[PDB]
Context: one part of a larger RNA, bound to proteins that are not shown
RNA sequence: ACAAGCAGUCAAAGCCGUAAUUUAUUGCGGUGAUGGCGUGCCUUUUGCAUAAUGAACCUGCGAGUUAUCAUGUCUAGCAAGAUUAAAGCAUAGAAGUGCUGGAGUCGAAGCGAAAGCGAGUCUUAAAAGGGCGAUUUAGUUAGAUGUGGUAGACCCGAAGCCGAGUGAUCUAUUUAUGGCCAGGCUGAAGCUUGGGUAAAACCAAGUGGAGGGCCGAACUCUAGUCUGUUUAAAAAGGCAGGGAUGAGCUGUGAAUAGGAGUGAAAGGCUAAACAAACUCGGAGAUAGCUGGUUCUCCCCGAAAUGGAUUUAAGUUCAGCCUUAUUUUAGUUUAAUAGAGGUAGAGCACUAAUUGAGCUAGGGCCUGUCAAAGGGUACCAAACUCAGUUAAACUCCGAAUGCUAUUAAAUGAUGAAUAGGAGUGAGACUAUGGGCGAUAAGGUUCAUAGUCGAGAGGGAAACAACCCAGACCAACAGCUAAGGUCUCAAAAAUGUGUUAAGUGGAAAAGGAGGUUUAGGUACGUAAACAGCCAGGAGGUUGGCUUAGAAGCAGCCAUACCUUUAAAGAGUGCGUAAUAGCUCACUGGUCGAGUACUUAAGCGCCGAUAAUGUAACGGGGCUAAACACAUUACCGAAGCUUUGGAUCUUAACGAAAGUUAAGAUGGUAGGGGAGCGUUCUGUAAGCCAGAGAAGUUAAGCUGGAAAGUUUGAUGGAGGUAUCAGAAGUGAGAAUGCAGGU
Numbered sequence: 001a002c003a004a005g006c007a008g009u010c011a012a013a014g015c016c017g018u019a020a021u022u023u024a025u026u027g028c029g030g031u032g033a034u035g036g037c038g039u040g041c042c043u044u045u046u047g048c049a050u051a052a053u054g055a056a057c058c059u060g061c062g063a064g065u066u067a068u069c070a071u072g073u074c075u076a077g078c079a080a081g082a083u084u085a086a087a088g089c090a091u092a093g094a095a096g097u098g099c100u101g102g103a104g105u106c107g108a109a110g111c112g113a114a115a116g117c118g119a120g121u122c123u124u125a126a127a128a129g130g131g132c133g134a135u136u137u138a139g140u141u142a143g144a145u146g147u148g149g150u151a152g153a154c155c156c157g158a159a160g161c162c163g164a165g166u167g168a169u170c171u172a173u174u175u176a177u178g179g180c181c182a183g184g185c186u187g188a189a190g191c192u193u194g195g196g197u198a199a200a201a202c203c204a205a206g207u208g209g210a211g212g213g214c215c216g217a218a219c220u221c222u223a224g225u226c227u228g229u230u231u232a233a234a235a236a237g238g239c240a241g242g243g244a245u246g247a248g249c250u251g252u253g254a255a256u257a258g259g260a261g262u263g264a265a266a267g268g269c270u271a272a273a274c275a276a277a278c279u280c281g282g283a284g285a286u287a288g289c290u291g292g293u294u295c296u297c298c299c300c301g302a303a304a305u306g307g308a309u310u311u312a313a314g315u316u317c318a319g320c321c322u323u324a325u326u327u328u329a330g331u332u333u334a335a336u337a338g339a340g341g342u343a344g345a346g347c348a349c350u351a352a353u354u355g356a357g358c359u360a361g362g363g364c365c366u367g368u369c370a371a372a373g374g375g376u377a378c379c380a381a382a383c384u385c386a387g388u389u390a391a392a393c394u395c396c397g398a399a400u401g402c403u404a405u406u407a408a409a410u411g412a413u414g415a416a417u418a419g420g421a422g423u424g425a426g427a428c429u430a431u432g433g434g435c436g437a438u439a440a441g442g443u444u445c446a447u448a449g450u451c452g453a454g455a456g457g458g459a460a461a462c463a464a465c466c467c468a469g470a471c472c473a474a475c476a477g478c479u480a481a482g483g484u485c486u487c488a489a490a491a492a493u494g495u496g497u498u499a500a501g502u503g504g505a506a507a508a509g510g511a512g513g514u515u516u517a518g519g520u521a522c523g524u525a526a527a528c529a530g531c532c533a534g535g536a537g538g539u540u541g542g543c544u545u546a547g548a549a550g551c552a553g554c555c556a557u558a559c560c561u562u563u564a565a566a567g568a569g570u571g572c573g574u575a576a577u578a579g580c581u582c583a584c585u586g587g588u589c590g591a592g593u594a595c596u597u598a599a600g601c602g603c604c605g606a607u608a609a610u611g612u613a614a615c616g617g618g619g620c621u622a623a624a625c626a627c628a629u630u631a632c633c634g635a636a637g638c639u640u641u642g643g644a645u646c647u648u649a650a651c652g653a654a655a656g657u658u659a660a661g662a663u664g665g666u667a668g669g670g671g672a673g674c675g676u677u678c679u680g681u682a683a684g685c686c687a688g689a690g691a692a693g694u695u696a697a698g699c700u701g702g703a704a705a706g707u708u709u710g711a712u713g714g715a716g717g718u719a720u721c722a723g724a725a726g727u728g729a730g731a732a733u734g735c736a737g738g739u
Stems, first nucleotide, its partner, number of pairs: 008037004014031008041054001043052001056739006066151013081106003087100003091096001110117001120132004154292002157289001161282006172256009181246001183215003186211001190207002193204003219243004224239004258274001260270003295673006305318005319423002321420007332408005338402001344396001345394002350390003354386004359380001361379001363376004426451010456467003471643004476639003482633003485618003491630007503620001509604002513601005519595003530588005536561003539568001542555001543553001567582001571580002644663008674728001676725005685717002693712001695710003699706002
C1' cells in the first nucleotide's frame, strides 16, 4: 500500500515523550491523516520553471593587493609660511628614536608665443572695449581613504609569435653489409638439321631456358564485406583479395632537422598530435570575448537616448544617479497676452477629375482643286453652372502642446561648484505615423504608462493588460479591480428580452425567428389566403421566320370594343398551334393583411489532424442579456492596534520627549556594524578543579551573530582599546582528497 508533494510554508485531529493545573484539559517537543498556497538555485537576458548556461555530494584551497606619482575628502600639527630627502653623530645592540642635516619641493603675482612690463597685463594708436586676472588671501607636512597613471595590477583562458636546444630506434628517402622467395606452367634470343638459303625470313624439327611473363605457399601489402565501435587492439580480427625473379621483401649499422628535412606527390611523413615537430625560456604574451568574484543592515536611486568614432556586441562627452557645500525657484493650474499651419475644411494657387452648357482649333462629310467655302456624330483648348481629390496644393483654420507675466496651491522636486559612477542591446500596452500587403509577438519614430528594477489582488494558468507601491508584527475593520448556484470567500428583488446552451469565436450574403417603434399600400361601403365562376371578341397584334396562332426572336401593348374583367398574356408545354394555368374581375367567408424602415436579442453561413477541448470544470432556461433598488465578498491599498530607524519642526540645559511624513528596488553612490587571524595593551586575566576544537539542548539581539549548561576532548585560550590584512565561498565544464 485510492495515491499526482521544487517536497516547503500556513492551519490542523490522532498517537508518543515531558511539565503544569489533582487529573483530563492546557503548554513545550517529536511524528504526522487532511485543507489553502507554492514554476530549485546561479549566470546571462526586452523576457528563463524554462527543453539556455553551470554544479554528483561533502570538506579544505581558490579572486581590487602592494610600491610610487596625480587629485579630492577626513583626521592631526603649524601657519604667510609648511616641510625635509640622501646622509652624519650620540645611545644601546635594541632593521630603534633623539638631535643634527634647508640641499630641494609646494605657496607668497599675474599677463603674454616671447622679450618685456607687473595688480595689472595681452590684443591694438586707443582701460575704447574686451580675454585672463584682483581688492576680499591659505596653504603645507604626515596618517587613513575614494578614483586615475606606471608596473603580471581583481582572478582563470586562447589559437599563435620569437630565442636557444632536444629528436630519422616510429616514419620518408638514401647508403654500406647480410638474409629470403615451396612447387607447378608458359617456350624468347641463340645453336643445330633441311627446302632460293652467300644477297630476307619463315615453316618442319629439336636443342636452348629469356621475361618489371602466368597460376599459386612462405614472405609482404589491404580492394570488397562483416564484426568491433564506454573495443581483445589509441587502427585490429574473421571471410577473403593483390604482388610474389623484382620499381621485390627484410635483418643489422649509418646519413639528411623545424621555415628545415624527406616526399613514384596525399597538404603525406619527421617518435600515437604536422598548412610549419617537441622541450625549456621571453611568459603571469595579448583578448573590445566567455566564465567566476566570499558577512550584514540603513538612506537615495538609474539607463538601454543624443553626438562622434576603422564605430555598430567597444569607448568617450552630454542626458539620467549619488555624496558634500552654497544658492532659491522648478512644477501644476487660473487669468491676460503672444507665434504656428497640423486635424478638419476649401478650390482662391500648383496638379488630378465627373456630368451638362458653350466654343476655338484638328480631322470627317458636303457648291470640293489647294481660292473664299459650307453639314459637324466627333478629336477638343479656353470659358460658364453644378459636383469631387492631394504628405511634398492652401484664400482659410482649431483642440492640445509651447513661451512670458501675475496670484494662489504643492514643500526641497530647481540650479551652481567639487568627488565617485553606471548606462549608451530594450520590450509590450493605449494613441499619431512611415515602410510592409491599413500581414506579422514585424521594422523604424513621437507622447504617456508598466515591465525592466515591482512583491500583493483580478484576467482559469499567463514579465508589459486592470486595480494597487511590500519598515516589521496582530487569529481587527472598511474598500479598488474583479465577483456573489457549486468547486470557491460573496445576492436578493422589480420590468422585459432570448429557445439558439445564443450566452460560451468571426465575414460577404440569405432569411414568413421574435420583442418594440414608424412609414407606404388595403379594408366591415368587404381587404388578403382558400373555395365556386369568367379569365374573352376583333386578333395568326403586324411581323422576322418555314411556323411564331399570348408564350424562337424584332417593335409597342398612344389596340380598340362587350367591358363586371381579360395583359400584343404569368408560367408550364407543344416543330407551328393546339392544351393546361395566372394577372384580371365576380360570389362564400369574415380583420387586419401585403410590402418595407429603425433598433433589442437570435438562425444558417461555421470549417482539421493524441482526447470532450472556442464557459476553467460541474452544471445552469437563468446560475443568460438589457435597465433599476439595496447589499456583501474581495489585496501587503486605507483605517485601527503595537514596535524600529531616519528627516524636519517644536519643547528641553543638553540628553531626550512629542507633532508631521517616509522608509519596494537591479546597475550605481553614501553611512553604520558582525565575525576571523596577528601585534601592542598582556611578566595582565581565565585553564589540569579540564583550554582550544567538534557535539546536544536551551536562551538572546533589528541582521551579520552572540553566551549558558551537559557529554567528548587532554593543553593552551581570551575581555576592553588601538593597529595591520594572504580577513568571510555555493557555482569559474575551478584545484585536491574522501565518498
Description:
The depositors describe the entry as "The structure of a hibernating ribosome in the Lyme disease pathogen". Shown are 739 nucleotides from a PDB entry: RNA (23S ribosomal RNA, nucleotides 600 to 1338) from Borreliella burgdorferi B31. Ions in the entry include zinc. The reconstruction used 288,776 particles. The 2023 paper behind the entry is "The structure of a hibernating ribosome in a Lyme disease pathogen". It was solved by electron microscopy to 2.86 A. The entry has 54 different proteins, among them 50S ribosomal protein uL30, 30S ribosomal protein S20 and 50S ribosomal protein L29. Rfam match: Bacterial large subunit ribosomal RNA. Rfam 15.1 lists 51,934 matches to the family in 10,816 species.